[PDB]
RNA sequence: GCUAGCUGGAGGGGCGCCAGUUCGCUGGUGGUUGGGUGCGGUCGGCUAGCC
Numbered sequence: 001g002c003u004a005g006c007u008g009g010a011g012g013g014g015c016g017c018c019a020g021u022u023c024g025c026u027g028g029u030g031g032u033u034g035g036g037u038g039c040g041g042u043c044g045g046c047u048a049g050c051c
Stems, first nucleotide, its partner, number of pairs: 001050007009043001014039002016029005
Other pairs, nucleotide, nucleotide, family: 008011cWH008035cWH009010cHS010043tWS011041cWH012031cWH012040cWH013030tSS015030tHH021024tWS031036cWH033043tHH035041cWH036040cWH
């Protein structure tokens, strides 16, 4: 630099967006490798192998 398999896993139960709200926050989006056409993002990590 790639190939295969496994893994919500560092960032992260993030930002953003939508809804609710006692306006503190909470829920949904939200972990389904075709991961991701919202952004961070060519996401991170582990095992084996090729150059």
An RNA structure (Chili RNA Aptamer), in which 51 nucleotides are resolved. It is bound to DMHBI+ (V6T). The PDB entry is titled "Crystal structure of the Chili RNA aptamer in complex with DMHBI+". Crystals were grown from: PEG 400, MES, Spermine tetrahydrochloride. The work is reported in "Large Stokes shift fluorescence activation in an RNA aptamer by intermolecular proton transfer to guanine" (Mieczkowski et al., Nat Commun, 2021). Method: X-ray crystallography, resolution 2.95 angstroms. The entry became public in 2021. The entry also models potassium, magnesium and chloride ions.